[PDB]
RNA sequence: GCCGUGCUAAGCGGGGAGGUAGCGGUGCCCUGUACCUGCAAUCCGCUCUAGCAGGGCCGAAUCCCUUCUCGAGGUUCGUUUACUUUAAGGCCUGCCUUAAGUAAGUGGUGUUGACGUUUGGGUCCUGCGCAAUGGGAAUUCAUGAACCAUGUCAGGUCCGGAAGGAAGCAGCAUUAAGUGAAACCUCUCAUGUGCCGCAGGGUUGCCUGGGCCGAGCUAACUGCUUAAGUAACGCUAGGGUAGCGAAUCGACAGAAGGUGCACGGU
Numbered sequence: 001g002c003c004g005u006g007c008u009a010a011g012c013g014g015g016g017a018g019g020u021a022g023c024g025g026u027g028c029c030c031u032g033u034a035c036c037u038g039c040a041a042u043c044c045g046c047u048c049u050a051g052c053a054g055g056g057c058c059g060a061a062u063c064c065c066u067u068c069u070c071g072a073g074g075u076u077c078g079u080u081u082a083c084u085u086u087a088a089g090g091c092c093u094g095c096c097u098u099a100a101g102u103a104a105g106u107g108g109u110g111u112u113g114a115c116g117u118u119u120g121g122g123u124c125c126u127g128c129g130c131a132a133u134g135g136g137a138a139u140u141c142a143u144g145a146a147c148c149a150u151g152u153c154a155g156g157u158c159c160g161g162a163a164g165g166a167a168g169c170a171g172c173a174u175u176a177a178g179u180g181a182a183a184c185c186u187c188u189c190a191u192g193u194g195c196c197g198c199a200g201g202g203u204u205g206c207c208u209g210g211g212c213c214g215a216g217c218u219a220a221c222u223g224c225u226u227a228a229g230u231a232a233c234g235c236u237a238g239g240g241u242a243g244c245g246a247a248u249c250g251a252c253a254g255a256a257g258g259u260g261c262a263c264g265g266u
Stems, first nucleotide, its partner, number of pairs: 003264005011057002014030003023045001025044001036054001038052002064258003071252001073249001083240003090235001092234001093231001095229001098227001101224002105221001106219003113213001116212001122207001124202001125200005130194002133190004139183002141180003149175001158165002
Other pairs, nucleotide, nucleotide, family: 013031cWW013032tWS014250cSS015073tSS022046cWS024044cWW025040tSS030251tSS032033cHS032034tHS035055cWW037053cWW046050cWS055056cWH061064tHS061259tHS067255tWH068253tHS073248cWW075245tWS077244cWW082241cWW085237tWW101223tWW102222cWW117212tWS118209cHS118210cWS119209tHS123206cWW145149cWH145174tWS150173cWS154167cHH168172tHS175176cWH192195tHS203204cHS220222tHS233234cWS
């Protein structure tokens, strides 16, 4: 070196928030089509960066390095949607409730006239001196006190041989005192009856009527008014979402070149 006999091993995924100027790993995405148990995060193996014990590997390198890739993430910018949370700003809409209104719609109405074609109602509503009218009256006619105001106003006792005084008790004048078909001055008071003279937001804007004699007006339903601030889906910052970006190596052929022991001519 054609190759064959007894046998192997470096090695059997990495990248991107990671940890020591330190690799592996128990989130995450990928090709997986490349094996299993334990240890290993307020952490362990551990230092040419290989994570540590065994085995499943024909077995040596196409699996150790080189354009052999874009792509699966880490990015000063994203003015290119748009969402979402806190706020610099303002009548662009509200100062309509604040110093007139400007006007279509509806019943009317006054202001130079304190005029009048303002016809029909009150024209003192509030206190002063009053008179229609009503309520209880001074006073009129009939009846009414045991003692207790009334003349002898039944009688019995007494004074007295005789008479009169004498519950004058029912009756008599019998009063003021209580009642009656029963009333007609004085005396006390009357609330818009004349409102009679006076003062008030008083005599013609009256608290009201005609087309009453240009307006307006009441829904200020309407544009708009000096003024800082406002109310609401109102409309204005900064991060996560879809794409650019200094950027990083990782889905995948990396043909290829250097890369076994002993024997047999190579």
This is an experimental structure of RNA (SRP RNA (266-MER)) with a sequence from Bacillus subtilis subsp. subtilis str. 168, with 266 nucleotides shown.
The entry has 50 different proteins, among them 50S ribosomal protein L21, 30S ribosomal protein S19 and 30S ribosomal protein S16.
It comes from the structure "Cryo-EM structure of a Bacillus subtilis MifM-stalled ribosome-nascent chain complex with (p)ppGpp-SRP bound".
Rfam match: Bacterial large signal recognition particle RNA. Clan: SRP clan. About the family: The signal recognition particle (SRP) is a universally conserved ribonucleoprotein involved in the co-translational targeting of proteins to membranes. The literature on the family includes a 2003 paper in Nucleic Acids Res by Rosenblad et al., "SRPDB: Signal Recognition Particle Database".